[PDB]
crRNA; NTR with a sequence from Streptococcus thermophilus ND03: 70 nucleotides with solved positions. The entry has 5 different proteins, among them Type III-A CRISPR-associated RAMP protein Csm4, Type III-A CRISPR-associated RAMP protein Csm5 and Type III-A CRISPR-associated RAMP protein Csm3. The sample was in a buffer at pH 7.5. The structure was determined by cryo-electron microscopy at 3.16 A resolution and released in 2018.
Context: bound to proteins that are not shown
RNA sequence: ACGGAAACGCUUUCUAGCUCGCUAUAAUUACCCAU
RNA sequence: AAUGGGUAAUUAUAGCGAGCUAGAAAGCGUUUCCG
Numbered sequence: 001a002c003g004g005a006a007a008c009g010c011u012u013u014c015u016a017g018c019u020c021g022c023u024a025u026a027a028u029u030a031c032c033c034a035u
Numbered sequence: 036a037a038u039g040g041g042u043a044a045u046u047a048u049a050g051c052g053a054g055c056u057a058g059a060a061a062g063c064g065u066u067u068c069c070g
Base pairs, nucleotide, nucleotide: 004068005067006066007065009063010062011061012060013059015057016056017055018054019053021051022050023049024048025047027045028044029043030042031041032040033039034038035037
C1' cells in the first nucleotide's frame, strides 16, 4: 500500500448483382497547272 | 500543240456520359476480487 487490480472494441461479413462502346456513315469530290 | 507535272477540299459528324438494387446486419453493455 494509486475507486484500485485483472480485461484486444473483438467475432462473422466478396463493393457485389444486372448492363453490346453502340447507333447512322462508298476515301470521296472538282478538273486542271506550268513552259 | 508538245513536254513536265498533279493540285484544292474534308481528317471525323450528331448523341448517350452511367441506371437500378443494397447503404450496414447479427452478438456482447459489464465480469471477477469485495462484503